[PDB]
Context: bound to proteins that are not shown
RNA sequence: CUGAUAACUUACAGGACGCUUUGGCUUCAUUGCUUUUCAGGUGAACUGCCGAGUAGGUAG
DNA sequence: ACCTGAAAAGCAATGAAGCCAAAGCGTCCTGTAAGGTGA
Repeated sequence: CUGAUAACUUACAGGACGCUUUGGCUUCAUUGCUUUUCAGGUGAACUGCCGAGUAGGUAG
RNA backbone atom coordinates (compact mmCIF):
# COMPACT_ATOMS: atom_id res chain seq x y z
C1' C A 1 0.00 0.00 0.00
C1' U A 2 -4.41 5.44 -3.65
C1' G A 3 -13.44 7.48 -0.61
C1' A A 4 -9.05 0.82 -1.28
C1' U A 5 -10.15 -4.03 -4.38
C1' A A 6 -13.98 -5.20 -9.15
C1' A A 7 -16.86 -2.10 -13.44
C1' C A 8 -19.28 -2.29 -21.81
C1' U A 9 -24.64 2.91 -21.34
C1' U A 10 -26.82 1.62 -25.32
C1' A A 11 -30.20 1.40 -29.60
C1' C A 12 -33.64 5.01 -33.95
C1' A A 13 -34.24 9.90 -36.66
C1' G A 14 -35.89 14.95 -43.11
C1' G A 15 -36.28 21.69 -40.08
C1' A A 16 -38.84 24.06 -43.93
C1' C A 17 -41.81 27.67 -47.14
C1' G A 18 -41.55 33.61 -48.83
C1' C A 19 -38.70 37.98 -49.12
C1' U A 20 -36.63 45.41 -54.19
C1' U A 21 -32.31 49.23 -48.63
C1' U A 22 -32.98 53.50 -51.03
C1' G A 23 -32.61 59.18 -52.17
C1' G A 24 -28.64 63.84 -52.20
C1' C A 25 -23.09 65.80 -52.46
C1' U A 26 -16.61 70.73 -54.79
C1' U A 27 -11.12 68.78 -50.09
C1' C A 28 -7.92 72.90 -50.85
C1' A A 29 -4.76 77.13 -50.42
C1' U A 30 1.31 77.62 -49.56
C1' U A 31 6.81 75.90 -50.39
C1' G A 32 15.14 76.18 -52.39
C1' C A 33 18.00 69.54 -50.13
C1' U A 34 22.88 70.87 -50.01
C1' U A 35 28.52 71.08 -48.98
C1' U A 36 33.09 67.59 -50.18
C1' U A 37 35.47 63.05 -52.39
C1' C A 38 42.37 59.47 -56.53
C1' A A 39 40.21 52.42 -56.68
C1' G A 40 44.67 50.58 -57.10
C1' G A 41 48.14 46.38 -57.36
C1' U A 42 48.90 46.69 -66.00
C1' G A 43 57.56 46.06 -65.01
C1' A A 44 53.53 40.25 -66.97
C1' A A 45 52.43 36.73 -72.48
C1' C A 46 57.69 37.62 -76.97
C1' U A 47 58.92 37.95 -82.58
C1' G A 48 58.76 36.08 -86.43
C1' C A 49 56.50 32.24 -90.74
C1' C A 50 52.44 30.87 -94.83
C1' G A 51 48.25 33.01 -96.96
C1' A A 52 44.55 38.18 -101.10
C1' G A 53 43.02 36.90 -95.95
C1' U A 54 41.33 42.62 -89.96
C1' A A 55 39.28 34.90 -91.06
C1' G A 56 42.60 30.85 -89.72
C1' G A 57 47.11 28.42 -89.02
C1' U A 58 51.91 27.41 -87.28
C1' A A 59 57.63 27.76 -84.79
C1' G A 60 60.55 28.64 -79.63
C1' DA B 1 46.45 41.49 -52.44
C1' DC B 2 42.70 43.17 -49.18
C1' DC B 3 40.01 47.04 -47.62
C1' DT B 4 36.80 50.81 -47.11
C1' DG B 5 30.74 52.74 -47.14
C1' DA B 6 31.10 60.63 -43.78
C1' DA B 7 28.61 64.03 -40.91
C1' DA B 8 24.73 68.32 -39.74
C1' DA B 9 19.80 70.60 -39.47
C1' DG B 10 14.36 70.18 -40.41
C1' DC B 11 9.19 66.95 -41.40
C1' DA B 12 3.26 73.37 -41.23
C1' DA B 13 -1.72 74.92 -39.67
C1' DT B 14 -7.20 75.69 -40.43
C1' DG B 15 -12.74 73.71 -40.89
C1' DA B 16 -16.65 69.98 -41.04
C1' DA B 17 -18.24 63.82 -40.13
C1' DG B 18 -26.82 64.62 -42.65
C1' DC B 19 -30.91 61.60 -41.95
C1' DC B 20 -35.59 57.81 -41.71
C1' DA B 21 -38.78 53.67 -41.98
C1' DA B 22 -39.42 48.18 -40.63
C1' DA B 23 -37.24 43.34 -37.63
C1' DG B 24 -43.06 37.73 -40.52
C1' DC B 25 -46.06 33.24 -38.58
C1' DG B 26 -47.44 27.78 -38.08
C1' DT B 27 -45.75 23.14 -35.44
C1' DC B 28 -43.22 19.63 -32.25
C1' DC B 29 -38.83 18.41 -27.70
C1' DT B 30 -39.54 9.81 -27.55
C1' DG B 31 -39.47 5.46 -24.43
C1' DT B 32 -36.94 0.88 -21.77
C1' DA B 33 -33.49 -1.46 -17.80
C1' DA B 34 -30.77 -0.82 -13.00
C1' DG B 35 -34.28 -0.81 -4.01
C1' DG B 36 -33.03 -1.07 1.29
C1' DT B 37 -35.59 -2.69 5.58
C1' DG B 38 -39.47 -5.08 8.00
C1' DA B 39 -43.94 -9.26 9.23

This is an experimental structure of RNA with a sequence from Vibrio cholerae, together with DNA, with 99 nucleotides shown. The 2020 paper behind the entry is "Structure-function insights into the initial step of DNA integration by a CRISPR-Cas-Transposon complex". Protein in the same entry: Cas8, Cas7, Cas6 and TniQ. Keywords: CRISPR-Cas system, Cascade- TniQ, IMMUNE SYSTEM. It comes from the structure "Cryo-EM structure of Cascade-TniQ-dsDNA ternary complex". The reconstruction used 55,900 particles. The source organism's lineage runs through Bacteria, Pseudomonadota, Gammaproteobacteria, Vibrionaceae and Vibrio. Released in 2020, the model rests on cryo-EM data to a resolution of 3.2 A. Ions in the entry include zinc.